Source information:
5HT-B: 558 nucleotides with solved positions. McRae et al. published it in Nat Nanotechnol in 2023: "Structure, folding and flexibility of co-transcriptional RNA origami". It was solved by cryo-electron microscopy to 5.71 angstroms.
C1' cells in the first nucleotide's frame, strides 16, 4: 500500500420528530385527514391580490382559430361602429370637396350593342399551364426538347416567401448548399393557440461492444443532487479499478433536529502477498556462437494484472546438411456463428497458406461546393477458375435514338452449369496366369521447384510450397570404430555402429592431415604427471569476484 476492525473531519441517502408554505377534503373555521414541496418561459383559468391551477415549451414552413399594431375607406348618437389593406410607376374611366380617392387594368385588329364611357363577340401577337399526336424507336412505360391542333389563364416596377428550370461544376447519375440567371405562384406589420409537413435531436427494435448507413417504432423547456451506462484524457493491444471531462437513461429535489447506512478523506492496531536493500548459513557455474523454451527487469503510463514487441540481465534445453511423413502449438487469410446492410475489434467453431493468368468482390488515390452510386485509370488485396467442343442459364458492351427504366431479340466478350469426347491416372467389378481387354466411377489437364514413385527414357504419376518444437523416416557431407574382398601394406570398393556448431589451452594416437578425450573468472596454497628445470595439465584446499539457487534474519516500499 491493500483488507480486517476503530476513531475524527465532510458530503450524500434512508427513517423519525419539528417548522414554514400551498392544495383537496372534512371543519367548530380552532384544527384534522392527507397531497406534498427545484426553478424558468409563453398562455388559459381562478383569485383573498398572496399568488395558484391547468396547459404546452426543438427548428423551419404551411393551415386554421383568436387577438393586438399600423393604414384607408364609409357612418356616426363624436362615445364608436362598419369594412378592408397591407411596397412604386404609368395608361384608361369614375367619384371628387379638386386636395384625394376608388376602379379597369399594364396586349394587336375587326364587328354588335354604345352613352363613344363601356361592354359582347371574332380573328391575332406573346407566356405559364396543360391534352392528344408526331420527330420516336425491337415492344413498353417515365421526365424533358423540338413540332402540330386543341383547351384555360391571361397580359407592368419592387420588397419578401415558396416551387420550378439553366449555369458554376466536371466520365456519368442521385441529394443537400452557396453563388448566378430565367420564370409561376403566393402575396406584402405583428402575436398568440391549435393542426399538418420536412428537418435536427435523443431513444430502442436491436445483438459481446462499438462505429457507418437505412426501414419501424417513439418524444424534444432550464438547474441541481444521487445511480447507472457509454465515450474521451489514454499509450503497442485487451481486461479490471479508479481520477478527470462529455454525452445518455432513471431517482430525487422546502427548512430544522437527531439516528443509521454508504463514499471519500485524517489518524491508530492487526494481518495480507509480492518487490528491492543488507546480513547469515548452504550450494551450483563461470571459453564463444546459432536456435529455442523462458524468468526477471525496463520502455510505454493513473493503478492493477494478461499478451505481442524492443533492451538488458539470467536459467534451463539443444548443437552436420537437406528433405519428407505424423503430431502439438503459434501466425496469416477465409467461412460460420451473427441480424435490415456494412466496418471496426472480442468469443467460439470450421478451412485453408508457391507463382502466373484471367474473372469477381474489397480498399486507397483521382474530380470536384459536400456526400452517396455506377463507370473508370492505376496500386494493393481476398476468392473462383486454368483439355477440346457443344448445349443451357447469367452478366458487360454494341445495334438503340433526347435521357433514364422493364421486357425481348441478335452480335462480340466473360462466366457458371450440364453434356459429349480427347489426355493419362486413381478405385470397384467382370474376363484372364498376367500382360492385356471389358464396364462403371472419380481426377486435374496453367506454370516453376523439391521430394516421392512408374517409364517406350521420349514422358507420366502423388503430394508440398506460413514459422516453431516433439516423434519417425530417407539422401547428401566429414570422421571415428566394426567386418568383409583386390592387396605385402598403401590404396580402392562394399556392409554395419556411432558422433557432428565454432574457439583456446593440454593430452593419448599420428600413417603428423587429424581424430579421441579433458578443461576453460581472479588471487593464493597444495598434490599429482611430464619438465634438468624454467613451466604447463588436472586434481584438492582457501579467499574474492559474477551471477543464480535453497534456508532463514533484518529493513524499506507497493
Nucleotide at each position: 500500500g491493500g483488507a480486517a476492525c476503530u476513531u475524527a473531519u465532510u458530503c450524500a441517502u434512508u427513517a423519525u420528530a419539528c417548522c414554514c408554505c400551498u392544495c383537496a377534503u372534512u371543519u367548530u373555521c380552532g384544527a384534522g385527514u392527507g397531497a406534498g414541496g427545484c426553478g424558468g418561459a409563453u398562455u388559459a383559468g381562478a383569485u383573498u391580490c398572496g399568488u395558484c391551477u391547468g396547459a404546452u415549451c426543438g427548428u423551419a414552413g404551411u393551415g386554421g382559430u383568436g387577438g393586438u399594431g399600423g393604414c384607408u375607406u364609409g357612418c356616426u348618437u363624436c362615445g364608436g361602429c362598419g369594412a378592408g389593406c397591407c411596397c412604386g410607376g404609368c395608361a384608361g374611366g369614375c367619384c371628387u370637396u379638386c386636395g384625394g380617392g376608388c376602379u379597369u387594368g399594364c396586349u394587336c385588329a375587326g364587328g354588335g350593342g354604345u352613352u363613344c364611357g363601356c361592354u359582347c363577340c371574332u380573328g391575332a401577337g406573346a407566356u405559364u399551364a396543360u391534352c392528344a399526336u408526331c420527330c420516336a424507336a425491337c415492344c413498353u412505360c417515365c421526365a424533358a426538347g423540338g413540332a402540330u391542333g386543341g383547351u384555360a389563364a391571361u397580359c407592368c416596377g419592387g420588397c419578401g416567401u415558396c416551387g420550378a428550370u439553366u449555369g458554376u461544376a466536371a466520365g456519368g447519375u442521385c441529394u443537400a448548399a452557396a453563388c448566378a440567371a430565367u420564370u409561376g405562384a403566393c402575396g406584402c406589420a405583428c402575436c398568440a393557440c391549435u393542426a399538418c409537413u420536412a428537418c435536427a435531436g435523443u431513444c430502442c427494435c436491436a445483438a459481446c461492444g462499438a462505429c457507418u448507413g437505412a426501414g419501424g417504432g417513439a418524444c424534444u423547456c432550464g438547474u441541481c443532487g444521487a445511480c447507472u451506462c457509454g465515450g474521451u484524457u489514454a499509450a503497442g493491444a485487451u481486461c479490471g479499478g479508479a481520477a478527470a471531462c462529455c454525452g445518455g437513461g432513471u431517482c430525487g429535489a422546502g427548512g430544522u433536529a437527531u439516528a443509521g447506512u454508504g463514499a471519500a478523506u485524517g489518524a491508530g492496531u492487526u494481518c495480507c502477498a509480492a518487490u528491492u536493500c543488507u546480513c547469515c548459513a548452504u550450494u551450483u557455474a563461470c571459453g564463444g556462437c546459432a536456435u529455442c523454451u523462458u524468468g526477471u527487469g525496463c520502455g510505454a503510463a493513473c493503478c492493477g494484472a494478461u499478451c505481442a514487441c524492443g533492451c538488458a540481465c539470467g536459467a534451463g534445453a539443444u548443437g552436420g546438411u537437406c528433405c519428407u511423413u505424423a503430431c502439438g502449438g503459434g501466425g496469416u487469410g477465409u467461412c460460420c456463428c451473427a441480424a435490415c446492410a456494412g466496418u471496426c475489434g472480442a468469443g467460439g467453431g470450421g478451412c485453408a497458406c508457391g507463382c502466373a493468368g484471367g474473372a469477381u468482390g474489397c480498399c486507397u488515390a483521382g474530380a470536384a461546393u459536400a456526400g452517396a452510386c455506377c463507370a473508370c485509370u492505376a496500386g494493393g488485396u481476398a476468392u473462383c477458375c486454368u483439355c477440346a467442343g457443344u448445349g443451357c442459364g447469367c452478366c458487360a458492351u454494341g445495334c438503340a435514338a433526347u435521357g433514364g427504366a422493364g421486357g425481348a431479340g441478335c452480335a462480340u466478350g466473360g462466366u457458371g452449369c450440364a453434356c459429349u469426347g480427347c489426355a493419362g491416372g486413381g478405385c470397384u467389378c467382370c474376363u484372364g496366369a498376367a500382360a492385356a481387354g471389358g464396364a462403371g466411377u472419380c481426377c486435374u489437364g496453367g506454370c516453376a521447384g523439391a521430394a516421392g514413385g512408374g517409364u517406350u527414357c521420349g514422358c507420366c504419376u502423388u503430394u508440398c510450397u506460413c514459422c516453431c518444437g516433439u516423434a519417425g523416416g530417407g539422401a547428401c557431407g566429414a570422421c571415428u570404430u566394426u567386418c568383409u574382398u583386390u592387396g605385402a601394406a598403401a590404396a580402392a570398393a562394399g556392409g554395419a555402429a556411432g558422433u557432428c556448431c565454432c574457439a583456446g589451452u593440454u593430452u593419448g594416437c599420428u600413417u603428423c592431415g587429424g581424430c579421441g578425450a579433458a578443461c576453460u573468472c581472479c588471487g593464493a596454497c597444495u598434490c599429482u604427471a611430464g619438465g634438468a628445470a624454467a613451466c604447463u595439465a588436472g586434481g584438492g584446499u582457501c579467499g574474492g569476484g559474477u551471477a543464480g539457487a535453497u534456508g532463514g534474519a533484518g529493513a524499506a516500499u507497493u